Notes
The RNA (26S RIBOSOMAL RNA) from Dictyostelium discoideum has 1158 modelled nucleotides. The reconstruction used 43,063 particles. Among the 10 different proteins in the entry, which are not shown, are 60S ribosomal protein L9, 60S ribosomal protein L23 and Ubiquitin-60S ribosomal protein L40. It holds a match to the Rfam family "Eukaryotic large subunit ribosomal RNA". Its Rfam clan is "LSU clan". Entry title: Mechanism of eIF6 release from the nascent 60S ribosomal subunit. Released in 2019, the model rests on cryo-electron microscopy data to a resolution of 3.3 A. Weis et al. published it in Nat.Struct.Mol.Biol. in 2015: "Mechanism of eIF6 release from the nascent 60S ribosomal subunit". The organism belongs to Dictyostelium, within Eukaryota.

[PDB]
RNA sequence: AUUAGCAGUUUCGGGGGCGUAAUGCUCUCAGCUGAUUCUCAAACUCUGAA
RNA sequence: CAUUUUUGGUAAGCAGAACUGGCGAUGUGGGUUGAACCAAAUAUUGGGAUAAGACGUCUAACAUUCACUAAUAGAUACCACAAAAGGUGUUAGUUCAUUAAGACAGCAGGACGGUGGCCAUGGAAGUCGGUAUCCGCUAAGGAGUGUGUAACAACUCACCUGCCAAAUGGACUAGCCCUGAAAAUGGAUGACGCUAGCAGUGGAUGGUCGAUGCCCAAUCGUUAAAAGAAGUGAUAAUACUUUUAAC
RNA sequence: AAUCCAACUGUUUAAUUAAAACAAAGCAUUGCGAUAAGCUUAAAAGCUUUUGACGCAAUGUGAUUUCUGCCCAGUGCUCUGAAUGUCAAAGUGAAGAGAUUCAACCUAGCACGGGUAAACGGCGGGAGUAACUAUGACUCUCUUAAGGUAGCCAAAUGCCUCGUCAUCUAAUUAGUGACGCGCAUGAAUGGAUCAAUGAGAUUCCCACUGUCCCUAACUACUAUACAGCGAAACCACUGCAAGGGGAACGGGCCUUGCAAAAACAGCGGGGAAAGAAGACCCUGUUGAGCUUGACUCUAGUCUGAUAUU
RNA sequence: ACAGUUUCAGGUGGGGAGUUUGGCUGGGGCGGCACAUUUGUUAAAAGAUAACGCAAGUGUCCAAAGGCAGGCUCAGUGAGAACAGAAAUCUCACGUAGAGUAAAAGGGCAAAAGCCUGCUUGAUUCUGAUUUUCAGUACUAAUCGGAACUGGGAAACCAGGGCCUAUCGAUCCUUUAUGUGCUUAAAUCUUAACCCUAGAGGUGUCAGAAAAGUUACCACAGGGAUAACUGGCUUGUGGCAGCCAAGCGCUCAUAGCGACGCUGCUUUUUGAUCCUUCGAUGUCGGCUCUUCUUAUCAUUGUGAAGCAGAAUUCACAAAGUGUUGGAUUGUUCACCCACUAACAAGGAACGUGAGCUGGGUUUAGACCGUCGUGAGACAGGUUAGUUUUACCCUACUGUUGUCA
RNA sequence: GUUUGCGUAAUAGUAGCAUGAUUUAGUACGAGAGGAACUGUCAUGCCGGAUCACUGGUCUGUAGGUUUAUUUGACAAAAUAGUGACCUGCCGCUACCAUCCGUUGGAUAAUGGCUGAACGCCUCUAAGUCAGAAUCCAUUCUAGAAAC
Repeated sequence: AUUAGCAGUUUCGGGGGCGUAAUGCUCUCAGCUGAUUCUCAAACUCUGAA
Repeated sequence: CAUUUUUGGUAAGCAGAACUGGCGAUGUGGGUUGAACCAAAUAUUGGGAUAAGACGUCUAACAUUCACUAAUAGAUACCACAAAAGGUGUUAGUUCAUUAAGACAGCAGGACGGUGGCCAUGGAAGUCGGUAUCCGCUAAGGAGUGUGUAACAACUCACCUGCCAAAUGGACUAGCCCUGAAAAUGGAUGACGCUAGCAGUGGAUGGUCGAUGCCCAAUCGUUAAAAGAAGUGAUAAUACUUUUAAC
Repeated sequence: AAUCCAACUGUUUAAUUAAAACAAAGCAUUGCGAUAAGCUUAAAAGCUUUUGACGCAAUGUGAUUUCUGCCCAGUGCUCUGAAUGUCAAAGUGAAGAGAUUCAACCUAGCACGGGUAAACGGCGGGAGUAACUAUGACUCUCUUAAGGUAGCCAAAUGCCUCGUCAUCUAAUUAGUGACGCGCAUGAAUGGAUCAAUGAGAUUCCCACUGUCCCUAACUACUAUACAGCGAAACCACUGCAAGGGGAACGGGCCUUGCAAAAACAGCGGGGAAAGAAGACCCUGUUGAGCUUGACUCUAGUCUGAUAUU
Repeated sequence: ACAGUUUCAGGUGGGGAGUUUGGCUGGGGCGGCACAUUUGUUAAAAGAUAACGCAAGUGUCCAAAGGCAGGCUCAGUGAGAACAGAAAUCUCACGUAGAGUAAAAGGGCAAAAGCCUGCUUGAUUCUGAUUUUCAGUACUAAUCGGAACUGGGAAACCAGGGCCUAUCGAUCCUUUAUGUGCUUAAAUCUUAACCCUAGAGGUGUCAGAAAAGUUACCACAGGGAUAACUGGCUUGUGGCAGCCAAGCGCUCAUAGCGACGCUGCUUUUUGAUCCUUCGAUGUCGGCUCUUCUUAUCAUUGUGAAGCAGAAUUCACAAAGUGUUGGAUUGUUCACCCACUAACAAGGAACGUGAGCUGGGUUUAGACCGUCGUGAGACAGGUUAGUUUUACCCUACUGUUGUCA
Repeated sequence: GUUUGCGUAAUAGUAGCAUGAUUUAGUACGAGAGGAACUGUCAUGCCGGAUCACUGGUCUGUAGGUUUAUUUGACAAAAUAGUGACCUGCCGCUACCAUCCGUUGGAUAAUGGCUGAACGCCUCUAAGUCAGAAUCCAUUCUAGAAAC
C1' cells in the first nucleotide's frame, strides 16, 4: 500500500422507534480509539543466511 | 553460446548484463546429422582396460529376470514441441460405506387412508407454482423421483419384502495408454522394422563393445639437469651428439 | 456525342520520356537621353552600335472574349526624406621623450521615414453576439498588413473518399452534370470561358473485326536433316530426389528413396542461372551539381582620402 | 584641375571561389539525450556491472542558509483562557523525531548538524600526502596533516565554505594579482613588450573543430556490422479451436449458442528481430499451368436438431471430382449484377517476369495542391516513360540407340 | 548363343464427376399452405479418349471460273504484281461449330447393427462378427524394366 468484521464512544451528522417534545435510552449508520483479521513491495525493513 | 543468477520484451534462434565453462583457436569418441551439449583434449604408432554412448539388422557389443503398454502408439537430456479438460481402457493404490438383523445387481409383490394438506384458478386432485411437512397401519410409504391428462385415471421411482448365495458400492490418487491433436513436394524414434521370454516403457543382476583420453612399451622432438668417459680394449669434439624424467 | 490541358503552326530530352513541357503572338512591368541602361576584358580596349524610346536591354504571363479584388507588416527594389543614432582610412586636436593612447569632426551603407505587389508573396483563429442556440450581419482584440472579391471544383488541385444527389450500365473505386466550411481552389504566382487544331490524357454509343468464347486451316522464311564454313557468353568441381541438421531454402554432409551406356528435337522448373564491385538503404571525419539570411573570402561596384593638381 | 586613373579605406556582393553541415540509435530521419554529471533502483549481502531499463535530479541558491560559542525543543495530539468558531495568541502535559535540515533522492542529526541569539570572516595564504572516476593520468569534489594569520569559546576543541553524496573545465590568446623580480644578447637610464607564480574570460558534443541545406541529375569506397522482398525464430495482432457454465433458446445450461474467465493451435494478416543475402535471389497484381493442404462450399455414405414434409442448421468418415461469366478499380482486398449442385478456405521463395503483360510502384521530362526564402520535399493527385541472354547441366516431354 | 516371332506383366500412371426433367406423385407428411424419397426412363453440364459419314471453317490442288493494271502486235494462250484480287472448291487437317465412346468385384472408414462378456443385469467390442463411402485395392485402360 490494503480486506473483513466485533467492542467502546454509542446522546452524536442523518434516519427513526421509545417518556407526550429535546446532546435524553438503545439499532444499523457515519466518524475517532482499542484488541483482532486477509494479502503484502525492484526503488520497505526489526531480523537475515549459502 | 551453455548451466545458473538476471533486466526489457507477449515472445524469440530477440536486446542487455554477472560468475563459471566452452566455441572463436580444436580436432577426436558419442548425441543419425551438427561451432558451443556429454566424454575428453590433438607428436607417430602397437597391446590392454576404459569414458560418454550403447549392445535385433544397418553397427563393433549380451544373457537372465519382474511388471506396464493392445494405441499404430512409443523409443538418447540440450533437441527439434504440446496444454487446460476428459475416459466404465488397463495396472497398482488411498479412504469411506454395505452385508448371513440376507448386501449391490437381476426377476417379481407392495407403494394405502385422513388428504384431492394449505393457498391461489375455467380447470391445477402426488406430479405448472409460494408455504409447511405430522399422523394411523405395518417390514415400507415424499402431503410425492417422473410420463401423461378437463385434472384425474393408468404406468412409474423413493423405502420395504419375496428367489438367490458372497462379497458389493462410492469418492479419489497417479503409472502407461486413448480423446483433446488441423497444413501445404513424399517422409522420417536415423532407416529397416519392432508388439515386448527383454527390438517400447519403468526397474534389477552380472557382462560386452567402444576414443587421438588412461596404463605399459617403442620411435621423433622439445624442456630441465647431466655426460663427452667408465676395471680394460675402444669409440665420444662442444653453434654437435648421447643418457634420465615429464610433456 | 462529350471531359481535361495547351490557343493554333512550330520546337524539345541524339540512344527509354514528343507532352499538358518550351516557344509563340497578344498583355503588362522595369531601366536608359550617350562620358546612357545591359554586358564583356587580366589590362588595353570592346559587344549592343550600320542602334536612339513606335528603340534597345532585363523580365513575368501566354491567342481571342470577359475580367484581374483586398493587403506594403515580412524579404526585396526604390528616394524631389529628415535625427547626427552608429560610422572606416587619410587629415585635425590633446597627454607623452616618443612608439602610442584618447578625443571630437565624420561620406556611402545600415537603423529610422516614405513609395512600391501585372515585385517575391499572403488572404486565419478566438470571444461576446441579429428571441435565428442552425445562418453570422455586427462587434472587438490577436499575431503578421489584410482576411479569399468575381469566378471555379472531389477539378491533372479534396485527406477523409469508392464524398453525396441525379445520370450512363444488368452490375461502374470509372465518365459526365449538379452540391461546397474548399486537409490544401482563386485572379498576369494569372481566374473563368474557349471556336479551330492535337502521333496529348479520360469516358461512352454506332460500325467493325480471332480481343475473346475457342481455337482451326493455309503460306514463305526460320527451326529441323545434309554438304560447306563456324563463333560467343559462362565455367570452383560439377550435375537425381525426400527429410534432417547446417549460415535458419543443399548437387555434395547424414539417414533414406534409388541408381545401368552414347546421343537428338523441344522446353523453360531449378542451377538462390548470366550480364553489373546494388542506381534504393546505411556508414565514410569520400565527393560533386545546385540553393540560401550557413562559415570564410572574392571580381565587380557605391562612397571617402592622398596623388597627377 | 572635377572626373578619370593610381594606392589604400569602409559598405554591398551566392555573380563567383573554398569549405562545412556532430555523435548515440533494436536500420536512418523526425523524437529523445541514455554525450559532463548526482540519489534510490536494475545490481544477484565486498568492489565492479549493461540496455533509448525504472523513479528523479544538476549547470543554481547563500555575508548567511559560512565559522564558533550559549540556550532551547521540533512535528503533532489532548485539556484549558475576554473578543475566538475548523482556524489568530498564551499556559501545561504527552511528545525517538512522525519536524526541520536551500534544492531531487539516499544517508546523518535531539542539552544537535534543527529553532533562536551573540561575536565573526577558516569562503585567507602556503604546503606534503591521499581518496573518488581511474590508465592508478588530468579535471571536479573530498580527506588527513604541517607552517603563517585569525575567528568563536571559560576551555578542551572546532573551522581546508554549505551535515555527507552533484552543482563543472586543458594547450594557444587576452587580462588581473604578485615581486625594490629576470631579460631585450655593444654599454647605460626611462617606456614598451617578453617571461617566472597564481587566478579569471571556455570550450554543455562538457579530456575541449570555427560551420546551413539540398540532390529524383547524381558519383565513389565499402557494408548483409544496417533497412526495403522471401525464408527462419516469435505469434502480441489476425485466423481457427477446446474446456467450465451465468444466461439466451416460451419451460430447457450444453438442438443451436454461450457472457464472465481459462487452455491451445495455425503461419493464409500485420507486427517483432536482423540470422542469410548489398563484387545483385529481378520486387505488386493479373493471365497461364501443375501439384499439395483440410480448417468440407457442393457431391457420396452416415449420425444429431427447437429434423411433420419442404427448406435450413450442427458433426463425422471424407480432399476422389467440381468450385463460374461479368461492371468499376492496377489492384490483393472490396462491392454489386447474373448463373449455379456449389460459387470453400489455403500453400508451393507472399508458386509462377531467360513464361508473358507492364496497369501500378520506381529514375530522368512535366503539371497542380500544401510545405520551404530558395535549391527542393511529399510515405499526395496526374501524365509519358528500353522488361536483355539458354546453344550448357539437370528436370520434364517426346525420339533413336546398347541389351551385359 | 545370333536374328526374329508371339507373349507374360514387375513397377509407375489412371477418369469419369455431376445436374435437370419426368415415372414415382400432387402421393407419403400436413389442419392447411405447401410437398418429398428409392428404383426405372430420358437428356444435359464439365472432363476425358478418339474421329472426319454429315455441317461449317481453311484452300499451294495455285483445281476451275470471273476480273483488275501491264507485257508478249491483235485473237487464242500465257506470264509479272513475292498466291493480284474475288467466287466456288477436292483430298487433307479440323470444331460441343460436327460425331461416337467413356465398366464390375473384393476389403474398409464414418455409422447403424448381431452373438456376447467384463460387471448374475445391460452393452456394436473386449474375443469374434454383419451391412456399408464419390474411399482404398484390384477390374478395364496407358507405358513395358541391366525382368522373364